[PDB]
Context: one part of a larger RNA, bound to proteins that are not shown
RNA sequence: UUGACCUCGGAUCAGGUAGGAGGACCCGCUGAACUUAAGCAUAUCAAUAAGCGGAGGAAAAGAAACCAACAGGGAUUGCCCUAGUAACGGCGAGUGAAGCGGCAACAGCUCAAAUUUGAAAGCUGGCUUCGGCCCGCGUUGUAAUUUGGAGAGGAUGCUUUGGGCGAGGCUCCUUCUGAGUUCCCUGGAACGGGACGCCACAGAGGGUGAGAGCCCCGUAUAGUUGGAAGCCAAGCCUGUGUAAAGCUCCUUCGACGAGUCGAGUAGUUUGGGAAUGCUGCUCAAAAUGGGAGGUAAAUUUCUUCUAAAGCUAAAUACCGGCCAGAGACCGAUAGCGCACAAGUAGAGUGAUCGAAAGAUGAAAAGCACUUUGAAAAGAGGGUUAAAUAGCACGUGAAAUUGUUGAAAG
RNA sequence: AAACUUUCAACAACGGAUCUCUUGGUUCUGGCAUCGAUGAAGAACGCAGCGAAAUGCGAUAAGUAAUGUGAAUUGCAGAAUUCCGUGAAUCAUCGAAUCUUUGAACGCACAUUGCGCCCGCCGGUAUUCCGGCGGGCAUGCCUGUUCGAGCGUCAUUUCAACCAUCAAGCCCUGGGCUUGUGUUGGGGACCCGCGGCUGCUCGCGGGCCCUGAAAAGCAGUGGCGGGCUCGCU
RNA sequence: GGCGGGUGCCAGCCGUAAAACCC
Numbered sequence: 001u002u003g004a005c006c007u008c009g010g011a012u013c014a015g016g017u018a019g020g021a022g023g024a025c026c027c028g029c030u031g032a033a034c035u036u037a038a039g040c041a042u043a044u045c046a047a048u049a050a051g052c053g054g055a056g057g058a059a060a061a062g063a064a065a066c067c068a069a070c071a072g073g074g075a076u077u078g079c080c081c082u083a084g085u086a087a088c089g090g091c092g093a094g095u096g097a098a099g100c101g102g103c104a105a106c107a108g109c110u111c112a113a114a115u116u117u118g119a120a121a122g123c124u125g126g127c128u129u130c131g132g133c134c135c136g137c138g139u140u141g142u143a144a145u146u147u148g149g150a151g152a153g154g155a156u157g158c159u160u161u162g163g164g165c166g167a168g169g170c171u172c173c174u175u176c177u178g179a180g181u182u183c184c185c186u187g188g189a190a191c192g193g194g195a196c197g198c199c200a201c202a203g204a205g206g207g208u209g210a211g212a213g214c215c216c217c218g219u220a221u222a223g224u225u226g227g228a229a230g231c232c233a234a235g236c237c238u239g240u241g242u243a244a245a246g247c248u249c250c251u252u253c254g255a256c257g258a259g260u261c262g263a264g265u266a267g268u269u270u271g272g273g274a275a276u277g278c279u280g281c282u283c284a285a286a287a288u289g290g291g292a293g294g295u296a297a298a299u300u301u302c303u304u305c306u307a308a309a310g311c312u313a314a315a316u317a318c319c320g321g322c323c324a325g326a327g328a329c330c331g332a333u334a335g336c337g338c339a340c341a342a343g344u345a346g347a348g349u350g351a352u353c354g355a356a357a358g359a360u361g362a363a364a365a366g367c368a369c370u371u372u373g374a375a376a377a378g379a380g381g382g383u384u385a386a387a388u389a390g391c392a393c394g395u396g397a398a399a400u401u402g403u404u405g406a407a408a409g
Numbered sequence: 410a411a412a413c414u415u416u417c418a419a420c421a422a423c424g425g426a427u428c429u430c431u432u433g434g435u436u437c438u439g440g441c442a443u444c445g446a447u448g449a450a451g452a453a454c455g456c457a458g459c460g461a462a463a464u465g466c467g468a469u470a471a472g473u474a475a476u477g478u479g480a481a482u483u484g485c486a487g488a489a490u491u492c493c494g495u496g497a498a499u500c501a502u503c504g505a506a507u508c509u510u511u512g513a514a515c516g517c518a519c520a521u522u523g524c525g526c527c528c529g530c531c532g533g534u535a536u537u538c539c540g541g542c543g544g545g546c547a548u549g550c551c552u553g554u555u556c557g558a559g560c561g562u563c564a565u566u567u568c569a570a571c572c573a574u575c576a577a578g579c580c581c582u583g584g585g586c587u588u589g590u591g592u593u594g595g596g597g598a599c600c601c602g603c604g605g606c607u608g609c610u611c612g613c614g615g616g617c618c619c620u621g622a623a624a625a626g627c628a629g630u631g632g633c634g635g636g637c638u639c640g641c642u
Numbered sequence: 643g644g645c646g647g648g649u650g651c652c653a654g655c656c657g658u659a660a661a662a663c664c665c
Base pairs, nucleotide, nucleotide: 002564003563004562005561006559007558008557009556010555011554013553014552015551016550017549018548020444025056026054027053028052029051036043066073067072077104078103079102081101087095088094108311109310110309111257121142122137123136126134127132151253152252153250154249155248157247158246159245160244161243162238163237164236165235168232169231170230171229172227173226176223177222180196181212182195183194184193185192197214198213199203205217206216207215262283263282264281265280266279267278268277289306290305291304292303293302321441322440323439324438325437326436327435329434330433346353347352358430359429366393369380370379371378372377394428400422401421402420403419404418405417406416407415408414409413451511452510453509454467455466456465458485459484473505475502476501477500478498516524517523525546526545527544528543529542530541531540532539533538575589576588577587578586579585580584593623594620595619596618597617599616600615601614602613603612604611605610631656632655633654634652635651636649637648638647639646640645641644642643
Other pairs, nucleotide, nucleotide, family: 001565cWW012545cWS019547cWW020449tWS023025tHS024056tWW024057cWW024318cSS025055cWW025317cSS026059tSS030050tWS031049tHS032048tWH033046tHH034045tHS035044cWW037092cSS038090tWS042092cWW043093tWS056058cSS057317tWS057442cHS058316tWH061076cSS062075cSS063107tWS063312tWH064073tWS064074tHS065261cWS065290tSS066304tHS068070cWS068303cWS069293tWS075314tWW076315tWW080101cWW082099tWS083098tHH084085cHS084096tWS085097tWH086096tHS087271tSS089093tHS104315cSS105314cSS106313tWS107312tWS107313tWH112147tWH113146tHS113147tWH113148tWW116141tHS117141tWW120138tWS120141tHS122142cSS124135cWW125134cWW126133cWW128131tWS129131cHS130131cWS150254tHS166234tHS167233tHS171228cWW174225cWW175224cWW178199cSS179213tSS179214cHS186190tWH187210cWS188209tSS189209tSS190192tHS201220cSS201221tWS202219cWS204218tHS208212tWH210211cSS212215tHS239240cWS256257tHS257308tHS258286tHH259260cHS260285tWH260308cSS261284tHS269276cWW270272tHS286289cSS297298cWS299300cSS320442cWW330334cSS331339tWS331431tHS332339tWS332358tHS332431tWH334339tWH335433tSS335434tSS337342tSS338342tSS341462cSS342356tHH343344cHS343354tWS344355tWH345354tHS348350tHS348351tHS360364tWH360389cSS361365tHS361386cWS362385tHH364387tWW365383cSS365389tWW366391tHS367381cWS368381tHS373375tHS373376tHS382390tWW383387tWH384386tHS395427cWW396425tSS396426tHS397425tHS398424tHS399423tHS445513tWS446515cWH448513tHS448514tWS448515tWW449514tHH450512tWS455470tSS464471cWH472506cWW474503tWS479496tSS479497tHS480492tWS480494tHS480496tHS481497tSS583584cHS606608tHS606609tHS630657cWS633661cHS655661cWS656660tWS
């Protein structure tokens, strides 16, 4: 001088990702007091309300460092009893589980610890003619193999097999499918009364001018028309590489999680000083090891599991989201604050507070026209079954008021 | 007697009870799992022929595309539909679009329809000016790319290969012959050949054995040319 | 410059003279 590696930076670099809302149910953190009882204090309310952080259709938990002492059970979750029992509390107020057992649902697995070492066999990009190519990551470890009621390696002999189309089928929407508008009466209008019929796997419901199975929409069962996306699948093409896999046997091996258990201490918590659990601080391990339990049985014998790494449907919860079906519920001072242009009008600086208010008629047919009035309106006239229904509109009580009629003072 | 006060009745007022009704509420049950930087929830402003609100939509604005149905909408006005048809509708469905200002809110800015930086375009007398338009410019983090920084660490003055993988000459013509000088060192009462040594012994060359490319003075044979050095001319 | 002697100096030669190399 040049070039590697390590570490740290820049870029509107190429591609991505997070924040916010919702929060009914779910996972954590944090965290009261009123109240109750008791000389007092602990206790109770409550490991709740308020506050903060984080998910889903469920979440969380979960395949024993478990329960047990059995003739044993065998991941998790939930219901019933266990049980107001054990246990802790002036054994006050009180607090308060769990094993067994019946049941609902069931499902098992992935790593770290090994050398592929006769061959990094692994993967992210981005350039494509979609055939394939290069850039990198990575040996301070990406594939295959193994995960301790296991396993590996050899030997041996049986057994087992992978991809691509795919008729058609299930689920869900969607078209269509029964029978009186027959006669009489009341009525503005029959959907009422009487008579004579019909349908019914349909006499649920609603509308139509008054109680409609047959006027109309729908209602019931089997089909039938077209479509959507998932999953299953008769069959049909192929397959291949001395490729994978289950077991059996053994003169060979068999790695299992550390500032973690544990001891001391402080706070908190539990029915639980063998500290029930958790957290902070001081110290700080083991390998025929460690944890828990049983046991006076004569020594700490015996029983049962394997912590400090990880995944997993179902039975369970649900005041929220998309819908759907119901009720011995309420019926406009009720029922949600809101049946109505209601979280609206309105109030407050603001956080927040927060109403009142439904009904003409089957059909507006919502009164032409004439007349008085400045007009608002009034009177005739008219619509209607009704204006004793005129939008101050179904029905229209009482308090209170006017007129008329009667009476008393 | 009237008037006034009071009682009752009829009619009429005030007021909205009672009866009747209900596209509402409330409670229970069942199926299902679906918000957001591809910009959510909320806020605002616009949009109809005649609209204030509610509702719907976003400058394509009470809406566009597609599919189905099959003849409307309606308060008024104006258009339709030829109906033997890609086709009315304030219709339904819905797979494609448009989607203003904000808001986790993201170029800066209480957001004013104001102001920066980069690339391109359009219209104005335009290479220089003006205005407008389109595409972009927030933070943390991940994977990769490219460009770097460091008195962080390292390597870098190269222990390679390179004789004849056949040539030349011959002989009695196809086989044979000759020449092509190329070796680490040391040790062992071992067996020899040949030269010096009067002799012992020492040299040259063999045969046998050992040892890692192994190691501890044991230096000896005469010269030629060159360099150095010393004397003479 | 020439001549005559030494050298545990010759990564130059030969074998006992000497030559070659050298220039």